[PDB]
RNA sequence: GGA
RNA sequence: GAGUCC
RNA sequence: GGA
RNA sequence: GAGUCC
Numbered sequence: 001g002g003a
Numbered sequence: 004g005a006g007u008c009c
Numbered sequence: 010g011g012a
Numbered sequence: 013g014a015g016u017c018c
Base pairs, nucleotide, nucleotide: 001018002017003016007012008011009010
């Protein structure tokens, strides 16, 4: 970071 | 979980 | 309940 | 705000  | 709004 |  | 998986 996504979920 | 909490809050703001809708 | 949703954003 | 707290976790979990990657």
An RNA structure, in which 18 nucleotides are resolved. The structure was determined by X-ray crystallography at 1.5 angstroms resolution and released in 2023.